This is an experimental structure of RNA, together with DNA, with 58 nucleotides shown. The entry also models zinc and magnesium ions.
Context: bound to proteins that are not shown
RNA sequence: CUAAGAGUAC
DNA sequence: CATTTTGCAATTAGTACTCTTAGCTATGAG
DNA sequence: CTCATA
DNA sequence: AATTGCAAAATG
Repeated sequence: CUAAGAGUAC
């Protein structure tokens, strides 16, 4: 840097 | 001439924040 | 001992 | 949820 994931705000 | 019957996946509220992990594993050969 | 392929 | 998107194959 990219991708994936999790949690979260209204 | 008149029915009749069957098998399934892609696409489907907006933005916005934070953090965590991982990137062909193991074996052959020069 | 480290790059290339299943 | 729910929409779609039919060409076979069989008959009498």
The entry has 13 different proteins, among them DNA-directed RNA polymerase II subunit RPB9, DNA-directed RNA polymerase II subunit RPB7 and DNA-directed RNA polymerase II subunit RPB11. The reconstruction used 78,065 particles. Released in 2025, the model rests on electron microscopy data to a resolution of 2.88 angstroms.